[PDB]
Context: one part of a larger RNA, bound to proteins that are not shown
RNA sequence: GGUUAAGCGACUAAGCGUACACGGUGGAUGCCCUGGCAGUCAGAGGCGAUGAAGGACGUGCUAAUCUGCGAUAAGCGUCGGUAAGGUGAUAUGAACCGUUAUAACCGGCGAUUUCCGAAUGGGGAAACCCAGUGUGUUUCGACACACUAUCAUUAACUGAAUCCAUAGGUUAAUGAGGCGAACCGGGGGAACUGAAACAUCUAAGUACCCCGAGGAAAAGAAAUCAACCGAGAUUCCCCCAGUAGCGGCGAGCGAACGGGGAGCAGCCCAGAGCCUGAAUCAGUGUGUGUGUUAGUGGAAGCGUCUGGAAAGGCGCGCGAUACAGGGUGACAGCCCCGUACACAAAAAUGCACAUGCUGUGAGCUCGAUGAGUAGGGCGGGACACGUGGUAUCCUGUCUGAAUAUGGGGGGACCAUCCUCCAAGGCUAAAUACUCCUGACUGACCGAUAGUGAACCAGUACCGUGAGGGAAAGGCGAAAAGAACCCCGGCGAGGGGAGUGAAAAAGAACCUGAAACCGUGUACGU
Numbered sequence: 001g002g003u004u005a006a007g008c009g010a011c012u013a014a015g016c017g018u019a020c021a022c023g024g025u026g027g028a029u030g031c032c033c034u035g036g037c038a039g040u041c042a043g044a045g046g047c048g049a050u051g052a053a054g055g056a057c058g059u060g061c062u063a064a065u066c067u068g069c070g071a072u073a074a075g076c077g078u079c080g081g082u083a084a085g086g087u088g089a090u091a092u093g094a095a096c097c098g099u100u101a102u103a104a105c106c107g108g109c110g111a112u113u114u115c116c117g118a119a120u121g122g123g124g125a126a127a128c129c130c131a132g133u134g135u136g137u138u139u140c141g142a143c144a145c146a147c148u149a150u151c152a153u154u155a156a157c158u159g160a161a162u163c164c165a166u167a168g169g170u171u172a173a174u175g176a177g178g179c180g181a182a183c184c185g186g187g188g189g190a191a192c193u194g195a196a197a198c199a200u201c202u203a204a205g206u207a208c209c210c211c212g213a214g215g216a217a218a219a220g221a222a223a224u225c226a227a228c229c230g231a232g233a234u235u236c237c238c239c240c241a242g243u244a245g246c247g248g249c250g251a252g253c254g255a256a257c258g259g260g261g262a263g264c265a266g267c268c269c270a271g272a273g274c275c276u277g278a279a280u281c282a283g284u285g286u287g288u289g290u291g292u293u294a295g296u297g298g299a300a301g302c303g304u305c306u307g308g309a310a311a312g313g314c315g316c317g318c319g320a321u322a323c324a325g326g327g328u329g330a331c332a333g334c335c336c337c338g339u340a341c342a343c344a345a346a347a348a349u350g351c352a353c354a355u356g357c358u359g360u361g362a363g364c365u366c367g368a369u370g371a372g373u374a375g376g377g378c379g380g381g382a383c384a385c386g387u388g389g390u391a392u393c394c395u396g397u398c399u400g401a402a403u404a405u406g407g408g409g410g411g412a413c414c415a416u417c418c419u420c421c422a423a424g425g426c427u428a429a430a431u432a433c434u435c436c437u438g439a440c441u442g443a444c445c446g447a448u449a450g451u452g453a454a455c456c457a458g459u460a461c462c463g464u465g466a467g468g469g470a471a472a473g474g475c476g477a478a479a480a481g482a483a484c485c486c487c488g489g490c491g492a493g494g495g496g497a498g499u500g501a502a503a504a505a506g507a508a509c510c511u512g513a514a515a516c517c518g519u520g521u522a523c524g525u
Base pairs, nucleotide, nucleotide: 015525016524017523018522019521020520021519022518023517024516030510031474032473035445036444037442038441039440040439041438042437043436044434045433046179047178054116055115056114057070058069059068061093064090065089066088076110077109078108079107080106081105085097086096087095121130122129123128131148132147133146134145135144137142150176151175152174153173154172155171156170157169158168183214184212185211186210187209188208194201198248224231225230235262236261237260238259239258245253246252266426267425268424269370271366272365273364274363281359282358283357284356285355286354287353288352289351290350291349292348293347295343296342297341301316302315303314304313305312317334318333319323325337326336327335375399376398377397378396379395380394381393382392385411406421407420408419409418410417461468462467481509484496485495486494487493
């Protein structure tokens, strides 16, 4: 060195695992706010037959939608303001308008204001159908305009059975109707629930339905309280007091007297007379003042460094009755808009005042003093008070006084005393509320939050209907939104180029998490 034998033995990864790198998907997180939420201070508290709310259809150089507007249709006149730029938005373009005041814009007052809708000439399946009458029109085809609802009140004229009459009928004038978030008064009025069941009771005179009204409403000028002293209409707040009471004396319900405050206001009829039209209020003018509805002026900074960009850093200035706020290529007292402050109205309008006109009636004397009512019986209800020994209030039913020499109340009732005068009314403020307008604020939210709705949302969608009801925000400072070239189907998509500080900001666009899905590498299997 070869052969054979025995023993031992790595390198495989179809795939898979773990780790890391790089992606995809997806849209969390952070940052953002032309949207919300809660308030404060003001304002305004109504709109409508002079046609509302809400709609339909139309309307542009316009195809749609939104906004505006109404066949005079993104507007017309006029008076003001203001102005060098304009012709609402998506949304360019086109065609134009204007520049020292008839462009546009903003405000006051006007004009126009289709159709539906209380809808009102009749009807109707809302946005439609069909008339009548009177007029002005004539090119005899027709056409334009106006009027024509109901009910209530007043008036005039008519006018039955039935003589008068009345009912009824016609016409005229005036008014009303509908809508709207809450607050307010009134008419009705639950149950779940609590009582550890449940019927009295509770919930609760609540929810809800209905009617009516106003910027507030209601209440309101003692037949009230009090306690032998006094107070002096109503309403609201804080106490009194979870007390006195009520209560299957359970659960629970729950005062008043009195005190402190806000606010403060008293009058008229039930009747004549005298004086008289004298206070007062309302209506309607006028003037003055102050608001509101457009507005005007409004201080003061440069250099340098970084950077795509300066408002930042550094340096040196300046203003401030202005350092509220917003914007501007990063954080600005001095860039812009504003802010403090000082001003401003042709016109309309609020509020005050003053004044005129119109209506309204003050003052005095003498009278008068709310009857089917108070009270009562019966049945209910309201009072904190559940019928209890139950005062007081209301009344469905049946009754029924006195009348200031009188009557009511003081919690059964009687006596005494005190106090007040019912059965006719009116009345501001302090109080309640916010559909809406403005300003401002926030140890309120920041896109699964905050309104359901930051966005063309009460939409899409669902439902016969009442009704239910979403999702969806962010390129950049500026569109500078990617000319041109290449692959591809004259695609989609992509690669270059170019823009930009950035394109790993490219519109499926800030940031870009996780699940989930991949490619690559190391190791394991």